[PDB]
Context: bound to proteins that are not shown
RNA sequence: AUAGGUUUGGUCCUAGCCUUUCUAUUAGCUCUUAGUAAGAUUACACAUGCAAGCAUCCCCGUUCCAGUGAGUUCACCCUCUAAAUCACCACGAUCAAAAGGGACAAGCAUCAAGCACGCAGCAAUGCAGCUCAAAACGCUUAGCCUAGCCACACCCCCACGGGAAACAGCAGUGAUUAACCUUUAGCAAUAAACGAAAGUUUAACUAAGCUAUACUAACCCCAGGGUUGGUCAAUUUCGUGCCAGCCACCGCGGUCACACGAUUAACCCAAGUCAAUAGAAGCCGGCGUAAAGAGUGUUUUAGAUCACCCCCUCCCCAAUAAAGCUAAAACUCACCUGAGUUGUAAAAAACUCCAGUUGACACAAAAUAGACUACGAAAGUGGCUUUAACAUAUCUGAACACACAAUAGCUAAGACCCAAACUGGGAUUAGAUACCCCACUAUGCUUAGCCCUAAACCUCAACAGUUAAAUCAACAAAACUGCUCGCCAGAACACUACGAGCCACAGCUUAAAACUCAAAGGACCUGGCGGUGCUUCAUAUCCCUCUAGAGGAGCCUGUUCUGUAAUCGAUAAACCCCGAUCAACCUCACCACCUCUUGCUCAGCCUAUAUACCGCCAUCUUCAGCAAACCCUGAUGAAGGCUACAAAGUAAGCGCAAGUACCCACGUAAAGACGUUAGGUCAAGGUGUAGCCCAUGAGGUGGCAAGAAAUGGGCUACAUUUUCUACCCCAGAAAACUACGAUAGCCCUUAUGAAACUUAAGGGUCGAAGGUGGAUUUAGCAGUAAACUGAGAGUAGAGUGCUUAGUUGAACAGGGCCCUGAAGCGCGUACACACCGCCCGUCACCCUCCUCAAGUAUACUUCAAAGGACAUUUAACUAAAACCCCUACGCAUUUAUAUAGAGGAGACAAGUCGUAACAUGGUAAGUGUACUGGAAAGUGCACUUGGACGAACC
Numbered sequence: 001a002u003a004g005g006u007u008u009g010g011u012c013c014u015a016g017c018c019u020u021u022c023u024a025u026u027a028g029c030u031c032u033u034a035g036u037a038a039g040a041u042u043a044c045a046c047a048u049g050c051a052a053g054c055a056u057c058c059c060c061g062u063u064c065c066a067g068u069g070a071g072u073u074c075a076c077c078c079u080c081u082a083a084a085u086c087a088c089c090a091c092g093a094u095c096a097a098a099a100g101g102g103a104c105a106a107g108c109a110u111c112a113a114g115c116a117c118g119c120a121g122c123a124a125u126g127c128a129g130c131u132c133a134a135a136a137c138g139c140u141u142a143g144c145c146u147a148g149c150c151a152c153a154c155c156c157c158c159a160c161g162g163g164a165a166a167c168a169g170c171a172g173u174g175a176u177u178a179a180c181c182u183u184u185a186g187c188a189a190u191a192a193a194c195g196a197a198a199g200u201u202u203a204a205c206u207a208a209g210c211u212a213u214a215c216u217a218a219c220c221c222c223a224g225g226g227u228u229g230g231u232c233a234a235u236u237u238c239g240u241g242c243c244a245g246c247c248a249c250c251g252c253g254g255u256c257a258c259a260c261g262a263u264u265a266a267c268c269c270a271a272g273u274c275a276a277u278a279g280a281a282g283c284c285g286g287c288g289u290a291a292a293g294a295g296u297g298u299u300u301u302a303g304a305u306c307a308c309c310c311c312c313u314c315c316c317c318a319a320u321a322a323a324g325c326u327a328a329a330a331c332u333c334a335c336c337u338g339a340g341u342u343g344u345a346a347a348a349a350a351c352u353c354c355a356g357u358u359g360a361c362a363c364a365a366a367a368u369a370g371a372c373u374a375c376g377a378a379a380g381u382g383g384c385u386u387u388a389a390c391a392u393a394u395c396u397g398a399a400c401a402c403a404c405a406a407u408a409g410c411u412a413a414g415a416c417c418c419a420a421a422c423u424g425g426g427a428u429u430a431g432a433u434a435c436c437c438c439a440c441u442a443u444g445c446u447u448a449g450c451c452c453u454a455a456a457c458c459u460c461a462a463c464a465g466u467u468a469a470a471u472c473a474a475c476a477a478a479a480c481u482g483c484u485c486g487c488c489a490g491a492a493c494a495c496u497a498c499g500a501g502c503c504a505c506a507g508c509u510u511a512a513a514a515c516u517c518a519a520a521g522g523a524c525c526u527g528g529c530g531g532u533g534c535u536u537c538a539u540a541u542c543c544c545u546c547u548a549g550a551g552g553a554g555c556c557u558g559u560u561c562u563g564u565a566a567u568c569g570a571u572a573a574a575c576c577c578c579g580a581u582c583a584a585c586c587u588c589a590c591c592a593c594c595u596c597u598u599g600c601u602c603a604g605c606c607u608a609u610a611u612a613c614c615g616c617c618a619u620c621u622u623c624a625g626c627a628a629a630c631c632c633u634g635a636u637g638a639a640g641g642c643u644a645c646a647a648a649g650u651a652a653g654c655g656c657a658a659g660u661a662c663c664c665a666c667g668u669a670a671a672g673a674c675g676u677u678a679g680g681u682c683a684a685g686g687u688g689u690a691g692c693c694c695a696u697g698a699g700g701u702g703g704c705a706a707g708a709a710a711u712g713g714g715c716u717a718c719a720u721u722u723u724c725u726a727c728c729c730c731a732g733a734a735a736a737c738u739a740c741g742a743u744a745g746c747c748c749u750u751a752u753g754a755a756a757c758u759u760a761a762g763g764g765u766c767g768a769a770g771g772u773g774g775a776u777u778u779a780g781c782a783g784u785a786a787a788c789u790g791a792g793a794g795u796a797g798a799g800u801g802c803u804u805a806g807u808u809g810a811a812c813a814g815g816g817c818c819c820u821g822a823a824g825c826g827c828g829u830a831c832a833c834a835c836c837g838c839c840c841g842u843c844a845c846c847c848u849c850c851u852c853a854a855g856u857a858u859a860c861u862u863c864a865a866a867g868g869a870c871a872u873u874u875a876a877c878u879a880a881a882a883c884c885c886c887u888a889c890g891c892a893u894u895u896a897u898a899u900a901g902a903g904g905a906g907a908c909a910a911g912u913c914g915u916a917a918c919a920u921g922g923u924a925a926g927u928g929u930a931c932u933g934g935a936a937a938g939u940g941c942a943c944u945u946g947g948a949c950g951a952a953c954c
Base pairs, nucleotide, nucleotide: 001020003019004018005017006016009525010524011523012522013521021280022279023278024277025276026275028273029272032218033217034216035215036214037213038211039210042175044174045173046172048171049170050169053060067152068151069150076102077101078100079099081096084094085093086092105141106140107139108138113131114130117129118127119126120125143149144148154163155162156161182208184207185206186205190204191202192201193200194199224269225268226267227266228265229250230249231248237262238261239260245252246251285488286487287486288475289474293485295404296403297402298401302396303395304394320388321387322386323385324384325383326366332360333359334358336356337355338354340351341350372382374381375380409450410449411448412447413446414445418444419443423439424438425437426436457946461484463482464481465480466479467478490517491516499510500509501508502507526832527831528829529828530827532826533825534824535823536822537821538820542816543815544814546780547779548778549777550776553716554715555714556713557712558711559710560709561707562706568579569578590703591702592701593700594699595698596697604692605691607690608689609688613686614685615681616680617679618677620675625654626653629650630649631641632640633639661668662667718773722734723733724732725731740770745765746764747763748762749761750760751759786808787807788806789805790804791803792802835921837918840914841913843911847906848905849904850903851902852901856898857897858896859895862892863890866887867886868885873881874880924945925944926943927942928941929940930939931938932937
């Protein structure tokens, strides 16, 4: 600026940074011509050559031109008035020094005092002033106000003298720096010097040489540089795989890179392009919450117009200081009585010359009134009485001063009921240097002094005035005018360092810089979360309450570990008899060995990627909401949208519901949206991307699938409501070392099969643990749980598993809102990956910067801007000679750099201890001050809300 990008999950506000424009320098890459302009980085050192001569001798000139920028308010105006020009006397003019007056750069007030800086007087000498917060004095930086001017001319400001031997004249060179012009020609033009003049001389100047630094112009041939995610014009394909690398800001890169590198293509400019650096564009805006009204009040100089005028300020309750007084309660003492008192979520410790009634009894603290809203400058002030007493007839006004200033704290002397940092003990805890209990001290009080701080905040200045206009970002306590003072200019470093001042010595006040970041910050929307409030509830569900189980034993079975040459997948809820309604070969994808190569396939791959997907599902869901299209509200912001005696909502569609299946209207099934967990599956199949093709493919033979160990689920039992037999409910026996109890082991047989120590069935043998099971834990509301029985899917065969039919058939169902959780109305929020969130500090480990610091070294600044001596000669019929002073500088002074050692701040993908803060953050947070503690922090006293208290009675 016509602005743009960037804080966040998102919005608004504020704010910084950066981009876009135009110049200059240097660097990289690149470069055709002509004309013109311009042209060391360095006051560091310089080889060579040249740059001042002219002229009848004297004079004049070489004090100019040229050069540089060290230092730096000598540059401008006025007054006065030399030298010089006007041939000369004079005149006045022109030009112009010295002197006098005035004016005149930047930054730092953490430079606030300078230290003789004044006046009068003829003089003597007297007076005691002069400058300064309206910036004296002082430090630092810089050539300036450009037809040009000022200053310097190797250094000591100077230049007698000293150091010492000079290019800041041209050309040129060394060193140095990011910084790089020829060791040309001519006096022909102009200018200057000299001369009476013709003329002479001049590295001034002129004409050339060199350089993309710039301007102009042109060229038949001749173009490179940068960029291509957005801001911002413009990318195809590969490679790389948070590696390598890129970016001005935001950021890219984690095996699909429009951001890296290469390549292709395109965009901008163009003999230039463009990286780095520097410069050009900064005050009329704000101060309740973003930085900002300084804790409070009062001057001078001065400013304002709100001062005169023009209803005006006048008692009055809790200002302040001093003296005195005491009602309630407490402490202490005494009598009597009792044996316990104190303490709390619950305890312990402590006390037990304790407790209770009564009586006596304060240098402590001041119910009710106060639902009042007063006094005072603020701080602050609320028991009674008395004395003194509460500035200013305009306003503003001191961070150069004066006087005050809660609590805490310091010094000295006192008082002491109670409270109470510290400390001790008890308890809690993983620990508890805390939260809870007890005890006690500093301190809280008086007196005399100091200290001078606060969330000293009603975070909202004083005086005057207004309510209309644009009222107005948001929130808060509505928006503005006039005038004045004070204050703030990104975050952090920093209520810090240094300096200075102070009765302050671990202090207060004033108050920066270097390094670092692109945000920080204020106020809101939505959601989530809360050891968040109120209310109502849960119905096999949260607690209490019912029934049977699990956790113990054996067996079956799965998983984890271990093991093996020897699959894979699931694996909090939402895995674990799960993919499998199923593995002796086959199945089979595994291991070993062997074998085949256009291969059963117009091949193939159970190779990688479920974080590329279709498909089929889990989960909240034992929910009821998702939402197109319109309208309206919010000043047209993120967003929001209800009250039925109705206030902006109308709503398709999906889901619920309704219907349907089973034996109905019940119940059970089924159903169950959008989304959540990048949830599960590339090994059902298919499939994107990537990868193998004599092998990551195909085939054959054989083989592993185990158990030290732990654990999930299930079966059978531990027995008498039982065991065996008969029966299918009027029985007889059994009943603890020959009982109850294996579906286990061992042996044998059979079934299936080509193949069985292995799978299943049966028989024999065997008679083990186990005596109802720890912390803990599952399911179930009725034809349910519990118990018993059958069938089916699938195999050649194979389960104590799965699905399904039926029999017998219970108990509790009430109360509660304290523990979890849901809903509705609210509160809070530093979270948004949404509490499995965020986040503080110490220790350890590294990076950068800074500070302090004994001494030492180096360098710089200052002195003289000051003192002491000195002493009148000859000569003089035209007139002249003669004169020459000495002292400094150092154990000085100023400033900076480096340093043994010490200590901070910031930054920094994945270290340690704890959990201080954000929700009532689990003890609300914080301010000041004090003590304490590994660390965050804890506690006391007062203060703040930037917390809340649920807002009719109840």

Annotation
Method: cryo-electron microscopy, resolution 2.59 angstrom. The entry became public in 2021. An RNA structure (12S mitochondrial rRNA) from Homo sapiens, in which 954 nucleotides are resolved. The entry has 81 different proteins, among them Growth arrest and DNA damage-inducible proteins-interacting protein 1, Coiled-coil-helix-coiled-coil-helix domain-containing protein 1 and Aurora kinase A-interacting protein. It comes from the structure "Human mitochondrial ribosome in complex with mRNA, A/A tRNA and P/P tRNA". The entry also models magnesium, potassium and zinc ions. The sample was in a buffer at pH 7.5.